[PDB]
Context: bound to proteins that are not shown
Parts: sequence; C1' cells; structure tokens
RNA sequence: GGAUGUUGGCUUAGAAGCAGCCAUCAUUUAAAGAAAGCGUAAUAGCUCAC
Repeated sequence: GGAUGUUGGCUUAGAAGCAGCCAUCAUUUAAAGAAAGCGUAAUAGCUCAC
C1' cells in the first nucleotide's frame, strides 16, 4: 500500500468481502481473496491475507 468491473448473481425489509446458497473470474499491478475475523439495520469503519 490492500485498487477496478462489483453493492458479483440469487435470496431478503436489507445481504454492499463478512446471515444463507451459487460462482469465486477478469482487469491494474510492486501487491490487491468477489475476501480471514470484529462491526452496521444495511453501508461505514477497524484489523487480516499478499
């Protein structure tokens, strides 16, 4: 430092990395999981992988 399509599709009152099911690719790269835990009504925010 940890980005972009993207809040992935479904589901749901809401489900945006993080209730649950499926998928888990591609881009930018020195690096960057459709994401490891906490957290929110959902976002946010914090920490982690690298």

Shown are 50 nucleotides from a PDB entry: RNA (ribosomal 23S RNA) from Escherichia coli. It holds a match to the Rfam family "Bacterial large subunit ribosomal RNA". The 2012 paper behind the entry is "Structural insights into initial and intermediate steps of the ribosome-recycling process". The sample was in a buffer at pH 7.5. Method: electron microscopy, resolution 11.1 angstrom. The entry became public in 2012. Protein in the same entry: 50S ribosomal protein L11, 30S ribosomal protein S12 and Ribosome-recycling factor. The PDB entry is titled "Models for the T. thermophilus ribosome recycling factor bound to the E. coli post-termination complex".